[PDB]
Context: bound to proteins that are not shown
RNA sequence: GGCGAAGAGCCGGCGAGCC
RNA sequence: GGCGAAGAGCCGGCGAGCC
Numbered sequence: 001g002g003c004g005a006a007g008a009g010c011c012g013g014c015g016a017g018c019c
Numbered sequence: 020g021g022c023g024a025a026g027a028g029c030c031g032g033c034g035a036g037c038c
Base pairs, nucleotide, nucleotide: 001038002037003036009033010032011031012030013029014028017022018021019020
């Protein structure tokens, strides 16, 4: 240097959809 | 066609971390 509270990644529930 | 059961996305939960 980048992405990120217009939600990071992690967890529970579902368990085949999204572009 | 690309990504996808090595977890798609939807819901709940934590609430700043991941490159």
Keywords: DNA BINDING, KINK TURN, L7AE, NANO CRYSTAL PACKING, NANOTECHNOLOGY. This is an experimental structure of RNA (HMKT-7) with a sequence from Haloarcula marismortui, with 38 nucleotides shown. It comes from the structure "Association of four two-k-turn units based on Kt-7 3bG,3nC, forming a square-shaped structure". The organism belongs to Haloarcula, within Archaea. Crystallisation conditions: 0.2 M AMMONIUM ACETATE, 0.01 M CA CHLORIDE, 0.05 M SODIUM CACODYLATE PH 6.5, 10% W/V POLYETHYLENE GLYCOL 4000. It was solved by X-ray crystallography to 2.87 angstrom. Primary citation: Huang and Lilley, Nanoscale (2016), "A Quasi-Cyclic RNA Nano-Scale Molecular Object Constructed Using Kink Turns".